[PDB]
Context: bound to proteins that are not shown
RNA sequence: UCCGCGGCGCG
DNA sequence: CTCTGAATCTCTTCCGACGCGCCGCGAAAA
DNA sequence: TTTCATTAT
DNA sequence: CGGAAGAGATTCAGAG
Numbered sequence: 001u002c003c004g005c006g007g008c009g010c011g
Numbered sequence: 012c013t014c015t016g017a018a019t020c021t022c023t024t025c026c027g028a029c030g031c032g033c034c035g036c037g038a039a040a041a
Numbered sequence: 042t043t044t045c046a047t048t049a050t
Numbered sequence: 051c052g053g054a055a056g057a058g059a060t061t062c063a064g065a066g
Base pairs, nucleotide, nucleotide: 003037004036005035006034007033008032009031010030011029012066013065014064015063016062017061018060019059020058021057022056023055024054025053026052027051
C1' cells in the first nucleotide's frame, strides 16, 4: 500500500 | 388442397477516439 | 358389538 | 442508445 468505481476539467 | 422451400420477421449479439490531471468513496460480523 | 397402556396435547 | 449481422421461427408462394 498497491484495486475498482463515480463525478469534474484539460487538450 | 397440401406440402416444401425460400423470404421475412423476430430475437440475439457486438461495439461506439486516447491520453492526462483531480475528487471520494468502497468490507463487519455475531 | 368390542376390550388394553403410552405420550401430550 | 441505434445500426448491422446472424440464427431461428414463422408465413407466403409455387409445384404436383

Description: Shown are 66 nucleotides from a PDB entry: RNA, together with DNA. The entry has 5 different proteins, among them DNA-directed RNA polymerase subunit beta', DNA-directed RNA polymerase subunit alpha and DNA topoisomerase 1. The sample was in a buffer at pH 7.5. Entry title: RNAP-TopoI complex on long-overhang scaffold - orientation 2. Method: cryo-electron microscopy, resolution 3.9 angstroms. The entry became public in 2025. Keywords: RNA polymerase, topoisomerase, DNA topology, TRANSCRIPTION.